[PDB]
């Protein structure tokens, strides 16, 4: 430089026919130990990557950016 894609709780990573947003790990504070792991137990989430547009309404459509990851950037 061209196309392919991915941005979602701190962190790794599911979903979304346009109208609630899960989960393992951390994290809050309790049990349990003499005292720390572990084990139990009850809890808490963000504003879906920016941006501007189309909608009664956008994480979901859609224009273009910004980060990133896979491929090609050939014959002379």
């Nucleotide at each position: 430089g061209c196309c392919c894609g991915g941005a979602u709780a701190g962190c790794u990573c599911a979903g979304u026919a346009g109208g609630u947003a899960g989960a393992g790990c951390a994290g809050g504070g309790g049990a349990u130990u003499g005292a720390a792991a572990a084990u139990c137990c009850c809890c808490g989430u963000g504003u879906c990557c920016u941006u501007g547009g189309u909608u009664c309404g956008a994480u979901u459509c859609c224009g273009a950016g910004u980060c990133c990851g896979g491929g090609c950037a050939c014959c002379a």
Primary citation: Tsai et al., Nat.Struct.Mol.Biol. (2022), "Structural basis for context-specific inhibition of translation by oxazolidinone antibiotics". This is an experimental structure of RNA (tRNA(PHE)) from Escherichia coli, with 76 nucleotides shown. The PDB entry is titled "Cfr-modified Escherichia coli stalled ribosome with antibiotic radezolid". The entry also models magnesium and zinc ions. It holds a match to the Rfam family "tRNA". A reference for the family is Hou (1993), "The tertiary structure of tRNA and the development of the genetic code", Trends Biochem Sci. The sample was in a buffer at pH 7.5. The entry has 50 different proteins, among them 30S ribosomal protein S5, 50S ribosomal protein L36 and Ribosomal protein L21. The structure was determined by cryo-EM at 2.42 A resolution and released in 2022.